[PDB]
Context: bound to proteins that are not shown
RNA sequence: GGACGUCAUGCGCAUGACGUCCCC
RNA sequence: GGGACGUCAUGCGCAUGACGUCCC
Numbered sequence: 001g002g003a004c005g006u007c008a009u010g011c012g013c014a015u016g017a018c019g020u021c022c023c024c
Numbered sequence: 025g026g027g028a029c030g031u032c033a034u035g036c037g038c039a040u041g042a043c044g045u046c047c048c
Base pairs, nucleotide, nucleotide: 001047002046003045004044005043006042007041008040009039010038011037012036013035014034015033016032017031018030019029020028021027022026023025
C1' cells in the first nucleotide's frame, strides 16, 4: 500500500404488525 | 377507497472509530 474479517457507536432505507388523522 | 402521520418488531444498507488477519 491493497484486500478481507470482527467489534462498538451513529445514521439512513425496507418489510411486517398496530394505531390514528385528513380527503373522495 | 386514496394520502399523510405515529408507535412496535424485524431485516438491510451507509458513516465514524477501534482491532485483527492475509496477500504486496